This is an experimental structure of RNA (sgRNA) from an uncultured archaeon, together with DNA, with 114 nucleotides shown. It was solved by cryo-EM to 2.7 angstrom. It comes from the structure "Cryo-EM structure of the Cas12c2-sgRNA-target DNA ternary complex". The work is reported in "Structure of the type V-C CRISPR-Cas effector enzyme" (Kurihara et al., Mol.Cell, 2022). Protein in the same entry: Cas12c2.

[PDB]
Context: bound to proteins that are not shown
RNA sequence: UACCACCCGUGCAUUUCUGGAUC
RNA sequence: GAUCCGUACCUCAAUGUCCGGGCGC
RNA sequence: GCGAC
RNA sequence: GUUGGGUUUGAGGGGAAAUUAGGUGCGCUU
DNA sequence: AAGCGCACCTAATTTCCCATTTT
DNA sequence: AAAATGGG
Numbered sequence: 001u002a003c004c005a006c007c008c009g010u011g012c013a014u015u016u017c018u019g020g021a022u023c
Numbered sequence: 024g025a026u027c028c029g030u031a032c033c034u035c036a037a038u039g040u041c042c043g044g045g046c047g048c
Numbered sequence: 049g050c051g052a053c
Numbered sequence: 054g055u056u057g058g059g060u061u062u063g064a065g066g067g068g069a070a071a072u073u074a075g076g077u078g079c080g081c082u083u
Numbered sequence: 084a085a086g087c088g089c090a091c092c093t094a095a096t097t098t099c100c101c102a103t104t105t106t
Numbered sequence: 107a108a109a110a111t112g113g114g
Stems, first nucleotide, its partner, number of pairs: 003058003006045004011040005019028005032066004046051003052055002067100017101112006
Other pairs, nucleotide, nucleotide, family: 001060cWW002059cWW010041cWW018062tSS
C1' cells in the first nucleotide's frame, strides 16, 4: 500500500527461467 | 528500457482438488 | 450444511 | 470494527566419507 | 524408577576437494 | 597425458 480470509494432515494436479553480457 | 546469451537441478513453499480429524455456528 | 472473527 | 496473514525476481541449497558420543523407542526383570 | 537386549535420530570430529614440470 | 614431487 491495496489485497485475502475456520484450522491441520495425507494423496493428486498446477506454478516455480529468479542468472549473465552490451548500450 | 532494448537486443542477445542462459532450458531451468534438489528441497521448502504457493495455487486448486480429494479424503480424514478438530473447533465454532 | 456453513465458516476470518 | 477487527485482527490474521501475505507482499522479495517466492525462499534455501557444500558436498563426500569415516568416526565417535549422546538421545529416543520397544520388550522383559527386580 | 532402574537395569539389560534390540532398534532409529542427531550432533560433533576430521579429512579431502594442488600445482609444477619432466618424461 | 601420465608420473613425480615442490612448497609450504